[PDB]
Primary citation: Collier et al., Nat.Struct.Biol. (2002), "A conserved RNA structure within the HCV IRES eIF3-binding site".
Solved structure of RNA (Hepatitis C Virus Internal Ribosome Entry Site Fragment), 30 nucleotides shown.

């Protein structure tokens, strides 16, 4: 740096409120 994990948070946006998008940080490893 970087892959990965959990939290962040059922949170947040946008929205025909149906639904869709997309985000932070801790850490494992390397």
């Nucleotide at each position: 740096g970087g892959c990965g994990c959990u939290c962040a948070a059922u949170g947040c946006u946008c929205u025909u409120c149906g639904g869709a998008g997309a985000c932070g940080a801790c850490c494992g490893c390397c």
NMR data were recorded at pH 6 and 298 K. Sample source: T7 polymerase RNA synthesis. Method: solution-state NMR. The entry became public in 2002. Keywords: cytosine mismatch, EIF3, HCV, internal loop, IRES, S-turn, RNA. The depositors describe the entry as "Conserved RNA Structure within the HCV IRES eIF3 Binding Site".